[PDB]
Context: one part of a larger RNA, bound to proteins that are not shown
RNA sequence: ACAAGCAGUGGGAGCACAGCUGUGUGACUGCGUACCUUUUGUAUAAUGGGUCAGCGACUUAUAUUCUGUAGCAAGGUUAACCGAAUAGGGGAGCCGAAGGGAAACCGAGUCUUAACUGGGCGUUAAGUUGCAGGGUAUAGACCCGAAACCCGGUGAUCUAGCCAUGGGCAGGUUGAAGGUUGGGUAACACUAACUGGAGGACCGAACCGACUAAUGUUGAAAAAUUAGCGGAUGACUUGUGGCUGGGGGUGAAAGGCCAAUCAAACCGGGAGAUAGCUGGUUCUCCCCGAAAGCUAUUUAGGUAGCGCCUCGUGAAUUCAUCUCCGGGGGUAGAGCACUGUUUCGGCAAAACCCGAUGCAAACUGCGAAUACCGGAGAAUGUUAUCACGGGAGACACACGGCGGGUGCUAACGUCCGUCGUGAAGAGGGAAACAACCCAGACCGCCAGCUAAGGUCCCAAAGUCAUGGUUAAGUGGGAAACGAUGUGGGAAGGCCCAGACAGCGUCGAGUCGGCCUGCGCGGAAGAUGUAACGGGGCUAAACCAUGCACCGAAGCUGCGGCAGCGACGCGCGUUGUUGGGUAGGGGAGCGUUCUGUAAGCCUGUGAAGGUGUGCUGUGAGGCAUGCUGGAGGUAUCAGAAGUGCGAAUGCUGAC
Numbered sequence: 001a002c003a004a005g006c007a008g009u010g011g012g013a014g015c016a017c018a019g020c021u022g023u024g025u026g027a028c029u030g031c032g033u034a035c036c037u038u039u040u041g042u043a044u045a046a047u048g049g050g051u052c053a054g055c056g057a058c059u060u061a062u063a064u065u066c067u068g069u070a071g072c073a074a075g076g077u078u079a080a081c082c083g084a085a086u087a088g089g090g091g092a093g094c095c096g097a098a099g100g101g102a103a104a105c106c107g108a109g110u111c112u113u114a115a116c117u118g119g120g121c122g123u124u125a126a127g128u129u130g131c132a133g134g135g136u137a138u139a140g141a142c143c144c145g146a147a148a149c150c151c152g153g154u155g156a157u158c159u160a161g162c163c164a165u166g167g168g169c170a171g172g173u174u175g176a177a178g179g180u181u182g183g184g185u186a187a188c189a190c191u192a193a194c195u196g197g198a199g200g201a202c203c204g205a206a207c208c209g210a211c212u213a214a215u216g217u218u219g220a221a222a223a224a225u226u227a228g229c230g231g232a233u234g235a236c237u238u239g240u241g242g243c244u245g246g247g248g249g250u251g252a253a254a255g256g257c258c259a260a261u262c263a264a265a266c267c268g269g270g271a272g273a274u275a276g277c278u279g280g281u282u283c284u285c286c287c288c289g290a291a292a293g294c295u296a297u298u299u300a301g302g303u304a305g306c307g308c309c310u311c312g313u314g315a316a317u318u319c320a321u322c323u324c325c326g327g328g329g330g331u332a333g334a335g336c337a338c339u340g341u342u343u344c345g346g347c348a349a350a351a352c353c354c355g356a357u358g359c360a361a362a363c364u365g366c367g368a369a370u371a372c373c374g375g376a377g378a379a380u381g382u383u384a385u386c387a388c389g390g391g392a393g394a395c396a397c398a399c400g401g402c403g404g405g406u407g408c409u410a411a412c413g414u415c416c417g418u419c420g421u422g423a424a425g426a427g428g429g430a431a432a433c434a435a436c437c438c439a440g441a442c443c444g445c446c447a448g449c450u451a452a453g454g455u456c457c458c459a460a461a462g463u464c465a466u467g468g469u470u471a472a473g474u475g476g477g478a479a480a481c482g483a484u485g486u487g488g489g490a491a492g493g494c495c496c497a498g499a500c501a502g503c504g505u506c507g508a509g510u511c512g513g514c515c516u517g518c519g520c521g522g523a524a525g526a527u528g529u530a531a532c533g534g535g536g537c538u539a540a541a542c543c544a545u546g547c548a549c550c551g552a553a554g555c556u557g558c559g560g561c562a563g564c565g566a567c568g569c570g571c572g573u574u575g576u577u578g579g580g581u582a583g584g585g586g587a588g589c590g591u592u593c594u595g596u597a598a599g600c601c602u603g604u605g606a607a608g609g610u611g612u613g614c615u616g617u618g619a620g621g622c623a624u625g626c627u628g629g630a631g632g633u634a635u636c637a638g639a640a641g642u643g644c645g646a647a648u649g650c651u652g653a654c
Stems, first nucleotide, its partner, number of pairs: 008031004014025006035048001037046001050654006060139013075095003081089002099106002109121004142280002145277001149270006160244009169234001171203003174199001178195006207231003211228005246262001248258003283588006293306005308393001309391007318384001319381003322377006333366001334364002339360003343356003397422010427438003442560004447556003453550003456535003462547001464546006475537001481521002485518005492511003561578009589643001591640005599633003608627008
C1' cells in the first nucleotide's frame, strides 16, 4: 500500500509521550516550478555543483589627491645620520604664506597693446605634519585559466636515413644467355635436339607487410583478434653497435617520422608572459538608488567626456504643479493661388483663357490642440533647482500605449520620438502568463473598508431585482459574400367601389424595398475532448438600469521598530518616510593574534565536541546537561593569512 509534481509553508485531526501546555509524528486541506551565474527575459530542456570536511579570491610597498581625526599654526615638519637611547640631537630639505608673463622682467598686480573706456589670469590668511579611511599611479596589483614567444639543456633503447659487422629465406615451378652435337652456308647467317641455370621471374610456409569483413570500442589490446589478403633471392629481411638534434635532423615526400607527444620534440628557466574574454569572489543590519542615452574612438560585447546614482560643502522663496499674462511657431486638419499631379466640361489657334472635381513626406494665398520660452500670483512639496568637490555604476535593453520611418499598416521584426511598466517591484486580477489591468511589501494581528476583477459548483461573494434580446451552446475563433431566422424604427404602394394566395369566383390586412439590434451559412489538420480553465448553463449568455456583497502586502484599526524633520527640554510631543540590481553612504557581529594580564577563570573540570533552555532587529550572545581532560581569557584598545555553496575550484573521506 486509491495515490499524482521543488517535497515546503499556512491550517489541522488522530496517535504516542513528558510535566491544559510541552515534545515527536502528521491523515486531510489552501498556497507553492530549487540555488548560482548570465541575461531584455530563465522552472527552464542555458551555465555550475554527487555529498561532507579542510583550504580557496581586492593584498603589500611607495608616491599622489580627497575626507575624517589629532598636534602645532603664518607657519608646519624633519631625511639620512648621531645617539645604548621609540628620548634627544640633526631643519640638508619639503610644503605653505603671491601672482602675472613663453621669457627677460614686473609684482598686489601683471600680461595683452602704440594705448586701453578694455579684456585674461590674480589680489580678501591657512597651512602643515601625523594617524585612519576613499580614489589614483607604479609594481603580478581581486583569484584561477590560454594558444603561443624566447633562452639553456635532455633525447635516434620508438621511429626515419645512413655506416660497420654478423644472421635468415621450407617446399615446388619456369627455363634467359652461354655451350655441345647434327642440319646449313664460300665463310657467316640461319635451324632442330640436348645441355645450361638467368630473373627487382612464378606458386607457396618461415619472415616482412596490412587490402576486405566481422568482433572488440569503461577492449584480452591507448591499434588487437579471427577468417580471408600482398611480398617472399631482393630497390629483401633481421641482430648487435655506431652517426645525424629541434627551424635542426631524417624523409622512394604522407607535413611523414624524431621514445604511445610533431605545420616545429621533451625538460627546466624568462614566468605570476599577456588575456578589452569566460568563470568565481566568503558575516550582518540601516539610508539612498541608476543606466542600457549622446559624443568620440582600428570603435562597435572595450574605453573616455557628458547625461542619469550616491556622499559632502555652498549660494537663491531656487525648482515643480495650477491660474493669469506676454511670445514664436507651420505639425494635425484643411486647401489648391504657388510647385507637381488628376478627372470632366464650356471657348479657340485640340493647349491657354472661362468653369466644375480630387491628391501630396520633400506643395502652402490658411491653420489648431498640445508642447516649449519668458513674466506675475497663491497653495503645496520629501530642497525636489543650481554650483563645486569625494565615490561610482552604466554606454546588449524589453514589452505596452500614442506619433512615425522601414517591412506585406507581416513578425514576440527593425529603427526613431514620447509616456508607462519590467529591468531593479513583491501583492490582487487576466486558467497558467517579466513588460497588460489594479496596486508600490518597515514588522506583527484568527479585526475592518475597498481596487481591478468578480458573486451556480470546483472556489470567497446575488441561482439578486426590473425591462429587453438570442435558440446559435451563439455566448465560448475569422472575411468577401449568401439567405422568407428573429426584435425594433421610419416612410411608401394596394385595400369592404373586395386587395394578396388558391380555383368572373372566396372575404382582411397585405406587398417590396430602406435604416437598425441579435443570430445562421461561408468554417478542413495532424498524440487526446482540446477555440468557456473544468463541471455544467437557455441563463450560469448578451444589452440596459439599480442596489447588495466578495475581493490586494492598497486604505483604516491595534501593537512594535528605524530614518529624516519640526517642536519643547540625551528625553518627551508630533509630521513624514522606510520595494530594490549595479552602485554610493552609514552602523555593527564574530574569528586568530598583541597590550591591558605575574590580572581574572579553570578536578567548584579549560579549549574542543554534542544537546537543551533563554535572549537580541541581525551577524550573534548567555546559561546549563553529557562528552572532554588542560587550558582559557573580561574590558578597552591594537593588528589581520578575518567569515565560502558554487570557480568542469584543490586535497581527503564517503
Released in 2025, the model rests on electron microscopy data to a resolution of 1.95 angstroms.
Solved structure of RNA (23S rRNA, nucleotides 526 to 1263) from Escherichia coli, 654 nucleotides shown.
Among the 29 different proteins in the entry, which are not shown, are 50S ribosomal protein L22, 50S ribosomal protein L4 and 50S ribosomal protein L28.
The entry is indexed under Proline-rich antimicrobial peptides, PrAMP, Ribosome, Cryo-EM.
The reconstruction used 371,000 particles.
Rfam match: Bacterial large subunit ribosomal RNA. Gene Ontology terms of the family: ribosome and structural constituent of ribosome.
The organism belongs to Escherichia, within Bacteria.
The PDB entry is titled "E. coli 50S ribosomal subunit in complex with PrAMP rumicidin-2 (focused refinement)".
Panteleev et al. published it in Nat Commun in 2024: "Rumicidins are a family of mammalian host-defense peptides plugging the 70S ribosome exit tunnel".